[PDB]
Molecule: P-site tRNA
Organism: Oryctolagus cuniculus
RNA sequence: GAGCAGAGUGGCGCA
RNA sequence: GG
RNA sequence: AGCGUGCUGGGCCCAUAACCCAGAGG
RNA sequence: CGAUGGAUCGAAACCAUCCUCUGCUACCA
Numbered sequence: 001g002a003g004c005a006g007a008g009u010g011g012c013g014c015a
Numbered sequence: 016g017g
Numbered sequence: 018a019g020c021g022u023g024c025u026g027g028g029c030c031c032a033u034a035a036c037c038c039a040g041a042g043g
Numbered sequence: 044c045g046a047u048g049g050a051u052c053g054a055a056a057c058c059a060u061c062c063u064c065u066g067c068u069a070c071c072a
Base pairs, nucleotide, nucleotide: 010022017052024040025039026038027037028036045061046060047059048058049057
């Protein structure tokens, strides 16, 4: 460099 | 999506 | 804008954790 | 409801652009 995924109660997560 |  | 844990206040206990009743926080 | 802008009467969710992070590649001489 190209592709994909993930950012949410102090810390792990739904949604 | 309420 | 919620879940279990964490936190705050009161219960039980001589007292602590366990348990019971509530609250807050994005 | 990571930040910004937009669609929608209205979005944490939809659509784009940024700031981090993790993975898959990067062959053949």